[PDB]
Shown are 141 nucleotides from a PDB entry: RNA (sgRNA) with a sequence from a Chryseobacterium, together with DNA. It comes from the structure "Structure of CbCas9 bound to 6-nucleotide complementary DNA substrate". The sample was in a buffer at pH 7.5. Method: cryo-EM, resolution 2.6 angstroms. The entry became public in 2024.
Context: bound to proteins that are not shown
RNA sequence: GAGCCGAGGUUGUGAAUUGCUUUCA
RNA sequence: GAAAAGCAAUUCACAAUAAGGAUUAUUCCGUUGUGAAAACAUUCAAGGCGGGGCAACUCGCCUU
DNA sequence: CGTTTTGTCTCGGCGATAATCATAGT
DNA sequence: ACTATGATTATCTAATCTACAAAACG
Numbered sequence: 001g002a003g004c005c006g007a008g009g010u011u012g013u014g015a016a017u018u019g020c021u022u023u024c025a
Numbered sequence: 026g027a028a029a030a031g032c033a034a035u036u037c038a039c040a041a042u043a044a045g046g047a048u049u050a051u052u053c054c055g056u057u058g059u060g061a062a063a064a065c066a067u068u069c070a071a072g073g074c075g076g077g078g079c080a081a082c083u084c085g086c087c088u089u
Numbered sequence: 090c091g092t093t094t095t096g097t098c099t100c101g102g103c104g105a106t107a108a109t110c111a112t113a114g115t
Numbered sequence: 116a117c118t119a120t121g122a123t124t125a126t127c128t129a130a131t132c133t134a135c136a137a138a139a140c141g
Base pairs, nucleotide, nucleotide: 003103004102005101006100007099008098009042010041011040012039013038014037015036016035017034018033019032020031021030022029023028045054046053057066058065059064070089071088072087073086074085075084076083077082091140092139093138094137095136096135097134104127105126106125107124108123109122110121111120112119113118114117115116
Other pairs, nucleotide, nucleotide, family: 024027cWW025026cWS044055tHS047052cWW060062cWS078082cWW090141cWH
């Protein structure tokens, strides 16, 4: 100097559960 | 107390992971640098004599 | 507006030596 | 029997801010 790979993290979609606020109710 | 919305927390699958642009090769270019050409360097020939594998491909030798 | 304060992606392998254990020639 | 040489792992391989962009504050 470069190459071969790996594990997380972040944003978003979808989902299971539980919260704060608001509007319906 | 039913429903919806805004903002979320624990766990899972997936998408994107610099905006974007080609390609269908088991290939890529996007945070390097130069300078006015929006151009490049970061890749580069021909053949023959060979080793290697399932072989594409890769590693060498030989003369312009 | 003028000015200060706060936040910014993070980790692995493909390393080197230094030191003790053996281990044969002597 | 003493010596010097050949070899596996343990240990280390550092020690890190800087300064811009901007939200927050006065």
Zhang et al. published it in Nature in 2024: "Pro-CRISPR PcrIIC1-associated Cas9 system for enhanced bacterial immunity".